[PDB]
Solved structure of RNA (A/P tRNA) from Saccharomyces cerevisiae, 76 nucleotides shown. The entry has 74 different proteins, among them 60S ribosomal protein L17-A, 40S ribosomal protein S25-A and 60S ribosomal protein L33-A. The structure was determined by electron microscopy at 2.5 angstrom resolution and released in 2023.

RNA sequence: GCCCGGAUAGCUCAGUCGGUAGAGCAGGGGAUUAGGAAUCCCCGUGUCCUUGGUUCGAUUCCGAGUCCGGGCACCA
Numbered sequence: 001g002c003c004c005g006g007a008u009a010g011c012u013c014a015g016u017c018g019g020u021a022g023a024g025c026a027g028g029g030g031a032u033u034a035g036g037a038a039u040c041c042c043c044g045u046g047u048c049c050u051u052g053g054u055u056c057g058a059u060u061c062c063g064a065g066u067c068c069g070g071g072c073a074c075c076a
Stems, first nucleotide, its partner, number of pairs: 003070002006068001007066001010025004027043005049065004
C1' cells in the first nucleotide's frame, strides 16, 4: 500500500447458530491461627472498538474508519 485475520472487566481467554455476557489473573471483604504461611469462599468490574446495516429480540448476521497482525515482485 494493492492482498488476507480478528476487536469482550485494570489484564487475558470462552461469546451454542441470536433470546446468556461466563473462565482465569488483579482488587476488596470473610473462615481457618502456635518458635507457618498458605489454603477455601462472597462481591464490584467489559454501549463486548466506534457509527449505521443486522432482527421483533444482534454485542455474536454486512460496509467504513480506528488499533494491531499474517501474505509480498519472478525475466530483464
An Rfam search finds the family "tRNA" in it. Rfam describes the family as follows. Transfer RNA (tRNA) molecules are approximately 80 nucleotides in length. Their secondary structure includes four short double-helical elements and three loops (D, anti-codon, and T loops). Further hydrogen bonds mediate the characteristic L-shaped molecular structure. tRNAs have two regions of fundamental functional importance: the anti-codon, which is responsible for specific mRNA codon recognition, and the 3' end, to which the tRNAs corresponding amino acid is attached (by aminoacyl-tRNA synthetases). tRNAs cope with the degeneracy of the genetic code in two manners: having more than one tRNA (with a specific anti-codon) for a particular amino acid; and 'wobble' base-pairing, i.e. permitting non-standard base-pairing at the 3rd anti-codon position. The family has 954 seed sequences and 5,335,975 matches in Rfam 15.1. By type it is a transfer RNA.
Keywords: collision, splitting, RQC, RQT, RIBOSOME.
It comes from the structure "Collided ribosome in a disome unit from S. cerevisiae".
Primary citation: Best et al., Nat Commun (2023), "Structural basis for clearing of ribosome collisions by the RQT complex".